Shown are 93 nucleotides from a PDB entry: RNA (SAM-I RIBOSWITCH) with a sequence from Thermoanaerobacter tengcongensis. The PDB entry is titled "SAM-I riboswitch bearing the H. marismortui Kt-7 variant 3bn is UU". Rfam match: SAM riboswitch aptamer (S box leader). Gene Ontology term of the family: regulation of gene expression. The family has 457 seed sequences and 9,625 matches in Rfam 15.1. On this family, see Grundy and Henkin, Mol Microbiol 1998: "The S box regulon: a new global transcription termination control system for methionine and cysteine biosynthesis genes in gram-positive bacteria". From the family's description: The SAM riboswitch is found upstream of a number of genes which code for proteins involved in methionine or cysteine biosynthesis in Gram-positive bacteria. The SAM riboswitch acts at the level of transcription termination control. The predicted structure consists of a complex stem-loop region followed by a single stem loop terminator region. An alternative and mutually exclusive form involves bases in the 3' segment of helix 1 with those in the 5' region of helix 5 to form a structure termed the anti-terminator form. This entry represents the conserved core of the complex structure involving helices 1-4. Crystallisation conditions: 40 MM NA-CACODYLATE (PH 7.0), 80 MM KCL, 50 MM BACL2, 12 MM SPERMINE-HCL, 12% (V/V) MPD. The structure was determined by X-ray diffraction at 2.43 A resolution and released in 2016. The model includes bound s-adenosylmethionine (SAM). The work is reported in "A Critical Base Pair in K-Turns Determines the Conformational Class Adopted, and Correlates with Biological Function" (Huang et al., Nucleic Acids Res., 2016). Lineage of the source: Bacteria > Clostridia > Thermoanaerobacteraceae > Caldanaerobacter > Caldanaerobacter subterraneus.
[PDB]
RNA sequence: GGCUUAUCAAGAGAGGGUGAGCGACUGGCGCGAAGAUCCCCGGCAACCAGAAAUGGUGCCAAUUCCUGCAGCGGAAACGUUGAAAGAUGAGCC
Ligand code: SAM
Numbered sequence: 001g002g003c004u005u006a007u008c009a010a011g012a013g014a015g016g017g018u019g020a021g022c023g024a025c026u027g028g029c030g031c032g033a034a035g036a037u038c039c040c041c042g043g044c045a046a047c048c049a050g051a052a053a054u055g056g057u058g059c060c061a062a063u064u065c066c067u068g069c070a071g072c073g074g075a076a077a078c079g080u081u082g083a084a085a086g087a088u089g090a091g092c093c
Stems, first nucleotide, its partner, number of pairs: 002092007013041001015040003021031003025068001027066002042060003047056003064085001069082005
C1' cells in the first nucleotide's frame, strides 16, 4: 500500500537531546527560534493485551483547523448533517 472493523468537538510537561519545519492532500486559514520535526523521560488515553495489577501501539495548538461529494437551508457567500478521504488500533491478503 489492497480487504475487514472500531474511533476521531474530551484529555495531556517551565524536563533532556536535536535545530526548521508542521497542521495528510487541495484551496484557504493557521502553528513554529518564547523552538517545527524526530528521539529519551513524563503525561493523557483505555485502543490492543490481561482476572487483575501493568506492558505496548497511539496521542499531547486550534473539532480530523476548515474545506472538497451528497441531502436540507440560503440569491450568494456561507451554514448544517451524512459520506468520502485521512489518521490511529487490531486481524487479514
Ligand atoms: N491515540 C489517539 C489519542 O487521542 C487516538 C487516535 S484515533 C482518533 C482513535 C483510535 O486510536 C482508537 O480507535 C484506537 O483504536 C486507537 N488507539 C491506540 N491507542 C489508543 C489509546 N491509548 N487510547 C485511545 N485510542 C487508542